[PDB]
Context: bound to proteins that are not shown
């Protein structure tokens, strides 16, 4: 002095959308009630 | 004419379970494909055979070495 760096492998923990739940919220409908 | 209201619908909010997490297609091995190339063929690209030799690991199995 150039190449070598690039391609691949074995895992973790979350978000997110939705289902069920257990508390509560807010808007919208029929009055069910009051005078 | 005015609030209290049940029951439903939309929209959620704290937490807990479980489902998908590129669309989708295979396949029962404890394997996957699914953002990369090449081009029409809607097609491919990857492994490759025995024999010890020997570290390691209780175990699955991993890692080298020496011979056609």
């Nucleotide at each position: 002095u150039c190449g070598u760096a690039a391609c691949a492998g074995c895992c973790g923990a979350g978000g997110u959308u939705g289902u069920g739940a257990a508390u509560u919220g807010c808007u919208u409908u029929c009055a069910a009630a009051a005078a | 004419u005015u609030u209290u209201g049940a029951a439903a619908a939309g929209c959620a909010a704290u937490u807990c379970a479980c489902a998908a997490u590129a669309a989708g297609g295979a396949u029962u091995a404890u394997u996957c494909c699914g953002u990369u190339g090449u081009g029409a063929a809607a097609a491919c690209a990857u492994u490759c055979a025995a024999g010890g030799c020997g570290g390691g690991g209780c175990a699955a199995c991993u890692c080298g070495c020496c011979u056609u």
Shown are 103 nucleotides from a PDB entry: RNA (sgRNA effector-2) with a sequence from a Chryseobacterium. It comes from the structure "Structure of CbCas9-PcrIIC1 complex bound to 62-bp DNA substrate (non-targeting complex)". Lineage of the source: Bacteria > Pseudomonadati > Bacteroidota > Flavobacteriales > Weeksellaceae. It was solved by cryo-EM to 3.07 angstroms. The entry also models magnesium ions. It was solved together with CbCas9 effector-1 and PcrIIC1. Zhang et al. published it in Nature in 2024: "Pro-CRISPR PcrIIC1-associated Cas9 system for enhanced bacterial immunity".